[PDB]
Context: bound to proteins that are not shown
RNA sequence: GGUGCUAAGAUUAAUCAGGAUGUUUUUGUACUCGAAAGAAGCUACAAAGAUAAGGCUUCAUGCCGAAAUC
DNA sequence: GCTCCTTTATCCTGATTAATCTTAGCAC
DNA sequence: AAAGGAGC
Numbered sequence: 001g002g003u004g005c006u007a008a009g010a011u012u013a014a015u016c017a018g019g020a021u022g023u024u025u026u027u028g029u030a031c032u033c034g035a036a037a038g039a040a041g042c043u044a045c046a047a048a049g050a051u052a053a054g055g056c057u058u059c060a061u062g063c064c065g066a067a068a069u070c
Numbered sequence: 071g072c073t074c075c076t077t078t079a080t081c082c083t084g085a086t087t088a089a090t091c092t093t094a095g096c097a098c
Numbered sequence: 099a100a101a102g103g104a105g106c
Stems, first nucleotide, its partner, number of pairs: 002098020022051009032039002054064003057060001071106008
C1' cells in the first nucleotide's frame, strides 16, 4: 500500500409509488368599452384541453419518449 | 454578416436496492 | 452553456 468480514458515522447513485404547482390554449365570470346584442383578450379567479417534438397495443391499477450504448 | 445581449419552470411525501470514503475489531 | 434574435 492493496484486500476480505462485521458495525457505525458521513456522503452520494439507480429505480419505483404518489401530491401540489408552474407554463400555455379555450371558455365562463369579474374588470374596461357598449343602449343592449356584444366587443376587447388586458387583469384576476375557476373549469376544460396540451404539457419535452412525438409514438405504441394489449382498451387498461395500460405503455414508451431528456441517461447509457460512440 | 458579424458580434452583443438576453434567457433559461419547481417544491414536496412515501419505499427499495447499490456504492464510496472514514473510524473501529479481527486477518492474508 | 448555448441558442438565436437584437442590434448595428
An RNA structure with a sequence from Streptococcus thermophilus, together with DNA, in which 106 nucleotides are resolved. The work is reported in "Catalytic-state structure and engineering of Streptococcus thermophilus Cas9" (Zhang et al., Nat Catal, 2020). The structure was determined by X-ray crystallography at 2.56 A resolution and released in 2020. Protein in the same entry: CRISPR-associated endonuclease Cas9 1. NCBI's taxonomy places the organism under Bacteria, Bacillati, Bacilli, Streptococcaceae, Streptococcus. The PDB entry is titled "Crystal structure of Streptococcus thermophilus Cas9 in complex with AGGA PAM". The entry also models barium and magnesium ions. Keywords: Cas9, CRISPR, DNA BINDING PROTEIN. Crystals were grown from: KCL, BaCL2, MPD, MgCL2.